[PDB]
Context: bound to proteins that are not shown
RNA sequence: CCCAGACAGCCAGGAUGUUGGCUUAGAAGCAGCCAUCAUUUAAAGAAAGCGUAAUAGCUCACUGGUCGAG
Numbered sequence: 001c002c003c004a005g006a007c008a009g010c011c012a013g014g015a016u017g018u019u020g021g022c023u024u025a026g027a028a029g030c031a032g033c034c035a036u037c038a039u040u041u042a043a044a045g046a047a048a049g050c051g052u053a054a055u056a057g058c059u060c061a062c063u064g065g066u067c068g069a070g
Stems, first nucleotide, its partner, number of pairs: 001070001009066005015039003020034003045060001048059003
Other pairs, nucleotide, nucleotide, family: 005068tWS005069tHS006068tHS006070tSS013043tSS014061tHS018046cWH020046tHS023031tWS024026tHS026053tSS028054cHS029047cSS029049cWH029058tWH030050cWH030057tWH035046tWS040044tWW041043tHS047048cHS051056tHS052054tHS
């Protein structure tokens, strides 16, 4: 913390304003500074690491269920 289901395992998803503003050749969650709210919800950080020239992409937080006692 939990038989109003725990931890591990396990399968499912993890969205929108938005690539947040600045900066920068580029900075789109992920060089750096500031902010770090709102919406959709079962859940959904203006995001934890890897990665790209920048995107992409992958994994993470999170939550749902399977199991059932630590």